[PDB]
Context: one part of a larger RNA, bound to proteins that are not shown
RNA sequence: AUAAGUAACGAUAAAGCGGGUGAAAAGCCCGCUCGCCGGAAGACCAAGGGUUCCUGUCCAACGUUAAUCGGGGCAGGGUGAGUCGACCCCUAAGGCGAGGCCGAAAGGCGUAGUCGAUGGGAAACAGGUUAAUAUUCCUGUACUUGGUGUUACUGCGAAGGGGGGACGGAGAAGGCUAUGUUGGCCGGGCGACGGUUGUCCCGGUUUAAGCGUGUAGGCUGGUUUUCCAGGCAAAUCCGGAAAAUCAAGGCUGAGGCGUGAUGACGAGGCACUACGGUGCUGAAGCAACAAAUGCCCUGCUUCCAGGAAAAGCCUCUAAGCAUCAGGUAACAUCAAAUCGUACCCCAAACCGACACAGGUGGUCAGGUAGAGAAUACCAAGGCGCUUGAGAGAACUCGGGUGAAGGAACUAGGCAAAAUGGUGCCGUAACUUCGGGAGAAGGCACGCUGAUAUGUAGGUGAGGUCCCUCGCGGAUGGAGCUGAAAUCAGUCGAAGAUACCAGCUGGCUGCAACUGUUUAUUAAAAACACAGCACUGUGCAAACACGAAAGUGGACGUAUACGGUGUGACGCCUGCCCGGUGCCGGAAGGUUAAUUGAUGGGGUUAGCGCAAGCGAAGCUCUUGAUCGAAGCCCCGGUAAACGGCGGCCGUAAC
RNA sequence: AUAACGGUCCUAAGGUAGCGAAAUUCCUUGUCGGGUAAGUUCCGACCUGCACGAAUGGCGUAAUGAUGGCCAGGCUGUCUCCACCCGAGACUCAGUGAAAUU
Repeated sequence: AUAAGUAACGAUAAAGCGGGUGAAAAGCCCGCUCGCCGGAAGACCAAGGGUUCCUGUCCAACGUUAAUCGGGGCAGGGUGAGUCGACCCCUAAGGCGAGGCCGAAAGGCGUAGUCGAUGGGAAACAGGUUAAUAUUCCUGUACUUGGUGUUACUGCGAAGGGGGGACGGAGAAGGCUAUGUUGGCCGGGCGACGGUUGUCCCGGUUUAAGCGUGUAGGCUGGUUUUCCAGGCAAAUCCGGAAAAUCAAGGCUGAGGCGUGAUGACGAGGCACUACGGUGCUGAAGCAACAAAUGCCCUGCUUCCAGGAAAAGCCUCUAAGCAUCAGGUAACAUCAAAUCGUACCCCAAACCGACACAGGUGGUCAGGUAGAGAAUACCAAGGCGCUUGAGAGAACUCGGGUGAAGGAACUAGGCAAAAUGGUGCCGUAACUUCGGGAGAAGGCACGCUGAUAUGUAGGUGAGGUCCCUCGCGGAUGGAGCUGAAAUCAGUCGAAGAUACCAGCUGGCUGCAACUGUUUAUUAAAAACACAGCACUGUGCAAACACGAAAGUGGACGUAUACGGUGUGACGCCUGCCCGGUGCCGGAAGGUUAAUUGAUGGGGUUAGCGCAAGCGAAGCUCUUGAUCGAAGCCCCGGUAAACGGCGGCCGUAAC
Repeated sequence: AUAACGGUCCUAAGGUAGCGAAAUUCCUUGUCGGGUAAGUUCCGACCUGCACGAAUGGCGUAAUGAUGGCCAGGCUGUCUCCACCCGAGACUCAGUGAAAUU
């Protein structure tokens, strides 16, 4: 190139219009409407990314379209800390590891130590502010640790001791707060169309840390002497013992209250706007009720599967020091460095090649209805998903309804339809006595009025009385809140009216059950399982990882641990040891390395004339004797691997 | 008809209890009974177990199961046999603009 200007433009949450800017506007900006999310599609983070943040400017490319717009290009700006985090002190798993032990080399393991958070460890809150940071800047009001100095008192000193830190699951409430609702209060309102001065409508009614106080609750009987085989030494600390003497002391603790605060914030109002907003001023600022999954609570009760470490911290005392240093408090002063801090963070910025219907840990938790964090509609807030415009064929996708019939469909009721709530009535076989069971089946259900101007219940002021007086107590019922029932009435076809929300029953195979599995065509009858059995294993265990040192098994010890098979429970589990395996035996046969008796050969001193013979030494070879386990052999053993008969005849049809 | 019984040959021993056309049965849709108008599946039997069987467990078993099979009530567009409708595509216009293959 082709297919082809074809498919597609990435959730069917949804758009419409006016005005602005512009060369051009469905998409940008502003506005009015509409729709969508709202245990999220809002908000704040960690991780990860790294400038995507804000402002100006541009529209080539990027953006599935246009683009004046952008997480795109370009430039400038922006991240302010004693208290947030990191760094830091401290350790877990684990890593590294002086020496060391081990290993052909490389290296392995590990002691002393030294690292290593996902855990322990000092301290700041409210309001205000930028285009963009803020517990970091400002205002107001705090707090923490440490260094120095002065004063007063004075037993200090650790690498050691003790305490503490310091810890599980489940459950139950009681007290509270966050928070909400209503009333009060304050400001505003008198209504586009009948009515609306009222028992009417709209809005607001907020305030921290810190400091003081010490309440509901929780835990523990205190104090004083004396002595001691324990705490690696000492100890005044811990542990133990014995007295005496008091009983009420100690500790911890949410919330509330006071103060912080004559402050801040605050509906509205007015004045500007260079219309973005900005400035100024500022009322009420109470109560009652309800109420968390948050706090008291690292509590309490209870259970078995029995629930980190180390430092900070508080105490002891030992070297040592001593009429110094050092400790304690008051006051004063100094210091608290460094690094991070913008922005996204259930996502168009991270992991998915994409501006990808996927994946991603923590925190926050409003209203009405509701059991609820379900669901429906909403608030705060955030969005309409980066192609639109038409049309209204087949066919596909996702849905609504359907006459008569009702599983006739089909491999199969696949899919769809259906059931669906609460209370009460009622419920079979079977059963391991728990179950089966929500068996099945049925009745009621809205609204209004009365009982009762709102009941049972909850809450509980003011007053009173009392008191070892306070956040005290007992009374008492004001106010507030408030189911459920019954009776009577009443509307509709229909009252669990939407969303939401079991289909039920009968026979049978397999697997006892809850669990697990082929990430991505198998979830099952497979795997596992408690239970059972066999077998190994006496601890330096068997066994496993490892050339080894070691390590796991286990800081366990046969009521333990490994291996194997079986697979809850009930009734049970028969015969075979010939084969193979395992266990035992150990007489006899056979048999390794090793040892090297004996025989044969090569060589040659020499005997010889030649043929030849031939000592010693060395050498080639042969292989007597010795010699374990194993195998053969002899037994045992099947919840070891396994096995578990032919042919013929026979009884009043 | 079948064989409680008997003969013979062989083995290590000849499969006991329980179960059985079964997750095992070839023949086979075995045969009989049930259910259906009609049932190769299902349920209950029979035993002729091609080729069950006792911890590579046997036979039962309440409860349990997104487990396998069969039946019924309800229910229905699963079907007789499709009809209409609401939406997203498909079709037309404007913008952008692929693919396998050849």